Notes:
An RNA, together with DNA: 16 nucleotides with solved positions.
RNA sequence: GAGGACUG
DNA sequence: CAGTCCTC
Numbered sequence: 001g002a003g004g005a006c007u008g
Numbered sequence: 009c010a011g012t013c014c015t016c
Base pairs, nucleotide, nucleotide: 001016002015003014004013005012006011007010008009
Other pairs, nucleotide, nucleotide, family: none
C1' cells in the first nucleotide's frame, strides 16, 4: 500500500 | 476498532 481469511 | 494468519 493491494487482495483474502481467522481471532479478540 | 485491535491483533494475527496468508498472499501480491
Annotation:
NMR data were recorded at pH 7 and 298 K. The entry is indexed under HIV-1 POLYPURINE HYBRID, RNA/DNA HYBRID, RNASE H, REVERSE TRANSCRIPTASE, DNA-RNA COMPLEX, DNA-RNA HYBRID.